[PDB]
Context: bound to proteins that are not shown
RNA sequence: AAUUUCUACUAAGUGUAGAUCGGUC
Numbered sequence: 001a002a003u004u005u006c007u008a009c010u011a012a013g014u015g016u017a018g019a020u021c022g023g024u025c
Stems, first nucleotide, its partner, number of pairs: 005019005
C1' cells in the first nucleotide's frame, strides 16, 4: 500500500483473492 467500487492485502513485480447494484433521498 496501487482498485469501476468495497474488504483484507503485496500474492513474484504498474498488481493478488473474493464480493458488487442502483440512481436516490
An RNA structure, in which 25 nucleotides are resolved. Primary citation: Peng et al., Proc.Natl.Acad.Sci.USA (2019), "Structural insight into multistage inhibition of CRISPR-Cas12a by AcrVA4". It was solved together with LbCas12a and AcrVA4.